[PDB]
């Protein structure tokens, strides 16, 4: 770097 | 989207 999540 | 945790 990507994937998926969270809404802190 | 930003900003960025997390690792499933």
């Nucleotide at each position: 770097g990507c994937c998926g999540c969270c809404g802190c």
Method: X-ray diffraction, resolution 1.95 A. The entry became public in 2012. Solved structure of RNA with a sequence from Homo sapiens, 16 nucleotides shown. Crystals were grown from: MES, MgCl2 and Li2SO4, pH 5.6, VAPOR DIFFUSION, SITTING DROP, temperature 292.0K. The organism belongs to Homo, within Eukaryota. Sample source: Similar sequences occur in mRNA in humans. The PDB entry is titled "Crystal structure of GCC(LCG)CCGC duplex containing LNA residue".